Context: bound to proteins that are not shown
RNA sequence: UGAGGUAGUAGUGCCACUGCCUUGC
Numbered sequence: 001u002g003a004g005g006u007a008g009u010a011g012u013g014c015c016a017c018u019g020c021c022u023u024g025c
Base pairs, nucleotide, nucleotide: 005021006019008017009016
């Protein structure tokens, strides 16, 4: 030690995370 799709997480556009992966010359 990063941008986009997919199930889920307590307070309530409330939003940040977390299980996998095509993409991060």